[PDB]
This is an experimental structure of RNA (23S ribosomal RNA, nucleotides 2018 to 2904) from Escherichia coli K-12, with 887 nucleotides shown.
The reconstruction used 580,425 particles.
Ions in the entry include magnesium and zinc.
The entry has 27 different proteins, among them 50S ribosomal protein L16, 50S ribosomal protein L33 and 50S ribosomal protein L25.
An Rfam search finds the family "Bacterial large subunit ribosomal RNA" in it. For this family Rfam cites "Crystal structure of the ribosome at 5.5 A resolution" (Yusupov et al., Science, 2001).
Method: cryo-EM, resolution 2.1 angstroms. The entry became public in 2023.
It comes from the structure "Cryo-EM structure of the E.coli 50S ribosomal subunit in complex with the antibiotic Myxovalargin A".
Primary citation: Koller et al., J.Am.Chem.Soc. (2023), "The Myxobacterial Antibiotic Myxovalargin: Biosynthesis, Structural Revision, Total Synthesis, and Molecular Characterization of Ribosomal Inhibition".
Context: one part of a larger RNA, bound to proteins that are not shown
RNA sequence: GAACUCGCUGUGAAGAUGCAGUGUACCCGCGGCAAGACGGAAAGACCCCGUGAACCUUUACUAUAGCUUGACACUGAACAUUGAGCCUUGAUGUGUAGGAUAGGUGGGAGGCUUUGAAGUGUGGACGCCAGUCUGCAUGGAGCCGACCUUGAAAUACCACCCUUUAAUGUUUGAUGUUCUAACGUUGACCCGUAAUCCGGGUUGCGGACAGUGUCUGGUGGGUAGUUUGACUGGGGCGGUCUCCUCCUAAAGAGUAACGGAGGAGCACGAAGGUUGGCUAAUCCUGGUCGGACAUCAGGAGGUUAGUGCAAUGGCAUAAGCCAGCUUGACUGCGAGCGUGACGGCGCGAGCAGGUGCGAAAGCAGGUCAUAGUGAUCCGGUGGUUCUGAAUGGAAGGGCCAUCGCUCAACGGAUAAAAGGUACUCCGGGGAUAACAGGCUGAUACCGCCCAAGAGUUCAUAUCGACGGCGGUGUUUGGCACCUCGAUGUCGGCUCAUCACAUCCUGGGGCUGAAGUAGGUCCCAAGGGUAUGGCUGUUCGCCAUUUAAAGUGGUACGCGAGCUGGGUUUAGAACGUCGUGAGACAGUUCGGUCCCUAUCUGCCGUGGGCGCUGGAGAACUGAGGGGGGCUGCUCCUAGUACGAGAGGACCGGAGUGGACGCAUCACUGGUGUUCGGGUUGUCAUGCCAAUGGCACUGCCCGGUAGCUAAAUGCGGAAGAGAUAAGUGCUGAAAGCAUCUAAGCACGAAACUUGCCCCGAGAUGAGUUCUCCCUGACCCUUUAAGGGUCCUGAAGGAACGUUGAAGACGACGACGUUGAUAGGCCGGGUGUGUAAGCGCAGCGAUGCGUUGAGCUAACCGGUACUAAUGAACCGUGAGGCUUAACCUU
Numbered sequence: 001g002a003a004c005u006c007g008c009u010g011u012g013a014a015g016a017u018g019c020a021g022u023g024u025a026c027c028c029g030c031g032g033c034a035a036g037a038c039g040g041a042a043a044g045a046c047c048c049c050g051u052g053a054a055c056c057u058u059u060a061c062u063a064u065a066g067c068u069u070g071a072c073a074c075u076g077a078a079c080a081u082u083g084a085g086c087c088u089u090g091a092u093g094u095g096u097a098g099g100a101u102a103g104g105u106g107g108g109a110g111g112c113u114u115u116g117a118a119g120u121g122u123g124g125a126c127g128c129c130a131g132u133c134u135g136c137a138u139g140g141a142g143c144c145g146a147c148c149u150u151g152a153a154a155u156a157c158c159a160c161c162c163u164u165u166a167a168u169g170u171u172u173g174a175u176g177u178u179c180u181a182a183c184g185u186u187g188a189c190c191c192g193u194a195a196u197c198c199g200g201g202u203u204g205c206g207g208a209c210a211g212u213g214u215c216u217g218g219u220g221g222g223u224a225g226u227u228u229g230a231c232u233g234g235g236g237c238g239g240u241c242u243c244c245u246c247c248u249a250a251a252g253a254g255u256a257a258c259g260g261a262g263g264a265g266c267a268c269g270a271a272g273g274u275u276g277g278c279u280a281a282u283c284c285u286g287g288u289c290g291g292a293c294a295u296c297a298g299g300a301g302g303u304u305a306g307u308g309c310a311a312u313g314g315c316a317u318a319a320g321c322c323a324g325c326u327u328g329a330c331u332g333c334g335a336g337c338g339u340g341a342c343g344g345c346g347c348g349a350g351c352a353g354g355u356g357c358g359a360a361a362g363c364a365g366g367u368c369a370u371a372g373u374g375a376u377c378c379g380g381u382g383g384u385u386c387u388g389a390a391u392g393g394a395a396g397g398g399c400c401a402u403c404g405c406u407c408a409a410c411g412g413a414u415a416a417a418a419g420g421u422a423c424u425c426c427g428g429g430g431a432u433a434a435c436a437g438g439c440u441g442a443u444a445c446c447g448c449c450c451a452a453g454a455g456u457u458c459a460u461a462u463c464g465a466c467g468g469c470g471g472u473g474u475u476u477g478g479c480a481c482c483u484c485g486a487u488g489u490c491g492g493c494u495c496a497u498c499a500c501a502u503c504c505u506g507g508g509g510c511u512g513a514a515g516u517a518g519g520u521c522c523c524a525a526g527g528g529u530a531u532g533g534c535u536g537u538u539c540g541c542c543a544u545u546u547a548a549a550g551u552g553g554u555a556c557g558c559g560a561g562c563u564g565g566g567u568u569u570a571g572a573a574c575g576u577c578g579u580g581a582g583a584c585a586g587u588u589c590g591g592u593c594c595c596u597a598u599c600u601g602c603c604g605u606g607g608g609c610g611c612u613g614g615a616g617a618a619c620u621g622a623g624g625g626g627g628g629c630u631g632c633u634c635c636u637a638g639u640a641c642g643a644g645a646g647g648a649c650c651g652g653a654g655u656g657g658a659c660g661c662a663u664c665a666c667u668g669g670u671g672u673u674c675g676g677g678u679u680g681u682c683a684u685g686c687c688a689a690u691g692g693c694a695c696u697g698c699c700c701g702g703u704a705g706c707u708a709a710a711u712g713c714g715g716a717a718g719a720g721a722u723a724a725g726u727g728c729u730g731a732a733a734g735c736a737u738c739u740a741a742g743c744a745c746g747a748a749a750c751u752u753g754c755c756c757c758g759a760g761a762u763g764a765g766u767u768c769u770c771c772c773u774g775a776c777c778c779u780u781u782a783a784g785g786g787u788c789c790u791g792a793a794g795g796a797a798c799g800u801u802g803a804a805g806a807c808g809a810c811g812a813c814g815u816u817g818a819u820a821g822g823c824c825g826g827g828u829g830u831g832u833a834a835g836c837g838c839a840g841c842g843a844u845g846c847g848u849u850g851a852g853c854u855a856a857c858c859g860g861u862a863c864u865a866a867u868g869a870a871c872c873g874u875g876a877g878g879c880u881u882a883a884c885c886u887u
Stems, first nucleotide, its partner, number of pairs: 003017001006023005026608008035600003039595002047429004052425002054421004060226005066219003070215005076179008084170001088167001104160004119138008183206003187203006229241003238258001242264006265410001266308001267367002272326007282300005306315002309372001311370003330353004336347004342411001355364003378404007386397002436483001437481001438479003442476001444472006453463002489566002491563003495557001496554005503528003506523006530544005571589001573587002575584003609760001613771007623757004629657007641646001659714005667708004674701005679694006718752003725745004772877001774788005779782001789875001794872002798814005819865003822861005829853002835848005
C1' cells in the first nucleotide's frame, strides 16, 4: 500500500489478524466501552554524530572603534639662561740635560725696545710647581738669539702647526619669561535684517597654547571574525597517540582488543680500527689486622659470569677482558637481494682513488645485533661563474656540503586560538545511550547434597560450620538485537486478570506434641485477604483493627480511562563551584495533559437466511456462565488432660461482619407536574381577589414512581472420583511388607447437587394442536415454465398503549371493547378557600368550615379515540432403500 481485517501456544529483524500447529466461529446492522492495531497528529526537543549554525562569556587567538603618548605640519617675534657644535680668540709645549715654564717641524739670523731695553721691583696670575708667566711700576736701550745646554736649537725669527685650550660669533638644541600678528571664543556691541542661524565689522579675553591632519608606542570583549583533536564496549572523566623487546600468534612471513609484561627520545675520539695476548660466577680449605663477603695460595666447578642501557636471539675462533700502534666513525660507486600501498628503510660481494694495523695470508666504509627519531615549505652559513632580463659586472636563483621543529595529536590542517547555552537552532542515526521488550544469569531469590557441631545425653524435634549441586527469571548488573520520519516518566485513582514458592479458612506426617498454644514439613488456588497520622512518594515508621491484612507476573498491568503532587523546559532565590557566561551528591517558590472509534476485542440489542409443505405453542439439554468467605457466644463440659494454673477434640444450636440478588409493606431521601406561607415589582379599570417575573424568587410540607441508610432471601447439606496421608489381606523374598494381583477410607481443589442463559447443538432435536383436497396450456421433458381460478391456518402493517424500552424488540387492547384520555365515586396530601355576616379605630380575629383545592394512586363508567377493508402468506409437500398394510 492493498484486504476475503478471530483466540491461544510456539516461531520469527528477538512483543504476530496475516507464519506453523491447534481451538473456536451462519450472513449483516444499531447503541455503548477503550485492551490492541508498537492507533492519529509533529523527518525525537533527551542522547550521540557533522572538521553544521547562531547568540553569550573571558587574563583563548587575531584584529579594531574609542581613549591616550610623542614626532612633523598648520606655527610667529623678543629675551634670559643653558647645551652643542663652531669664524676666530687666548691659553697652551720646565722632559734627563737648560736661555728652562723650550712645541716641534718646516722654513728660516734674531727677535725685541711707549708694551716705554735689559734689568729691576711689585702685584697678579700662571705653572711642569720647579719655579715660571704676565701686568704695572721702576729702570732705562738695550736686551736676548745660534744664545749655553737640548727630545727638540730653538718661540732667534716666521710659517705650519699640534700641546692645551677661554671667549665671541653660531646650523642649531633645551628651558624659562614676555609679546602679538596666525589660530580659538558656546563675552559685549554694530550691520546685512521687522532673524538667539550664519557672515562681515568693532572691541575685550585667551594665544603660538588649545585644536585638527599624517606617522607612531600604550590601552582597548566597547565591537567583529574565528578556533577550542581523535580513539572510546553510548558520551564525559581517566588513560592513550611515535619508536624498540617478549607473549598472545595456531612449528615459513604476517595477524586484533581500553589483552598480559618491560624499555627508548642516548652514550662513546674510544667504549671505533687492527695486531699480539688472556679467560669467568660461586663454593671449600689454609693464611696478619680481616669479620657473611676486601687481598693472597691451592682445590672443586665449568660460563650458572660478562656484554655502556630493556628484553629476546647470540657470543670461546669469543661478540667477554688487557696491551701496542692508530683514524676505514674514508671519498666516488655498486652485481644482486630483503621489506614497505607509497614516501621510504635495510643487507651487500666487488670496482677506482687514497689510508691504518700486521712479517704475511689478511682485516677495517663505526660500535654483538635489533630503540636513541621528524617529510615538505621558508630561511641561514660555506664552496662552486652553472645561470646572470640591452651589454660588462652585480643582486637573486641553481648545484654540492651543512644548520634551524616535545611540528610528542610524532605522514607534521595556521606563523598565530579558550569556554557557555535550560533562550537555543538545522542536517542525520536505533550505525549510539536514557524507558520498556530480547539474549544471558555473575549477582539476587528459592530448593537440595555432605554433616563438624549446638541441642543434659542424643548430627538430622529445631538449627546447621567448612564445602558441593541445581531451579526460577525475580533484584543489581552485562550485551546493544527491535524502536530516534516519537513506544509519554514515578506515585495515586478506577478497573482488573493469572501463577503458587499458601497469609487466612480445609486435609495430613513428625515433634524436645499432657491440655491450651506453638515449631517444622507435605497436600490444597474454592472463596476471602484493613482504615487512618506523617511524607509526592512506592516503601517505611507509628496508631487502632482483622480469621488473615500473602508473595509474584501482566510494557516494574492500566494517561486515544482520570489525576499531575515528584522528577525533566522557559521566571526567581539560597548554599556551593567558576574571573565570568553559567553550573549542581543540592535545596526552595511558580509553572497549558489533544483525539467525533474504521478494524480486532468486549458489553448489550436487532434485521436476513437456514433448519426441506406452511403455521401457533410447550419443551429436552449438548454446551456456557454465576455462586462457593468467615467471626463471636452457648451447649456438650469446667468434662478429657493436668501437681496446680489452666483447659479441649468430635458433635450440635444461636447470633453477627463483609459480599451478592430481589423488593418498596414499613423507616426515610427525592418529589421545578399537589397544597400552603411570604419579600420586591408589573399587570388584570379600581377595591377585594388573582396571574407574570426575580435560581422552582425565597421558603414550609408532600402523592405516585425511582431509591438506601430500609427488609426479605442466599453461600449449604448430600453424592461421585481423588490429593497428601492412613490401612486390610498378600506374595515376589518360608520372615517382614498399604501393592505387584485383589479390597477399604480420605480435603473449601475436581465432577455433580443450587441459580441463570441455551437447538445457528448446520450433529439445526422432541411432543401437542391447527390449515390448504382447482383447472388448463407450452417446451430443452424435468425438484421445468406459464395462464386462469383460488388466498387457508397464521403473520405483518396501522391505531389506543405498558410497572417493556436508546431505536428495533417484547407485553396488553382495537366496539363481540376498559387499551389510553376524560368523567363519576373514593383515597392521599395540604391545612379551615372565595363570597357573605359579626367584633374591632385599624392591622386582624371569629362564624359559615377540617373548608377549598388536590399529579403520576384505587374502584367504576363507552363520553372521546382505537374504521369496513386492504396487504403478505397458498392450493396436500423430492428421491432411494427397509419394514408394514399384505410377516